[PDB]
RNA sequence: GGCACUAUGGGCGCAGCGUCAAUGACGCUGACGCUACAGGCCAGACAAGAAACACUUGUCUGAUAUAGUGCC
Numbered sequence: 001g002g003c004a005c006u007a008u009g010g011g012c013g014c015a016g017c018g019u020c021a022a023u024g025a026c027g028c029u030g031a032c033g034c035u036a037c038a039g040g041c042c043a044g045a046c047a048a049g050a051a052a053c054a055c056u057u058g059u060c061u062g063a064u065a066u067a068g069u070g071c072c
Base pairs, nucleotide, nucleotide: 001072002071003070004069005068006067007066008065009037010035011034012033013032014030015029016028017027018026019025020024042062043061044060045059046058047057048056049055
C1' cells in the first nucleotide's frame, strides 16, 4: 500500500481521578454506560466578515478524515 472489521457528534447519567481553592467548585479521564436527536472528522468550490494570502463564519459538492484490531 490493499482489505476488512469496529470506534469516532451533541447532550445525559455513571464512576474514577485530577485542578484550584481548602471548602466547595471546577475540570478531564473513561471501545464507561443512556437516549432519541444528529453531528462530528477530511478534501474542493462559492459567499461574507474593513479580508487577493492567512484567519473566522455560512452554504454547497465529494465522501473523506482519523485511529484501533486483524488479514494480505